[PDB]
RNA sequence: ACCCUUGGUAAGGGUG
Numbered sequence: 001a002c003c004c005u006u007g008g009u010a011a012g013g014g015u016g
Base pairs, nucleotide, nucleotide: 001015002014003013004012
Other pairs, nucleotide, nucleotide, family: 005011tWS006008tHS
């Protein structure tokens, strides 16, 4: 860096 999740995140989980 990415998907699950979320209105979006954090967390968690899953890629590489």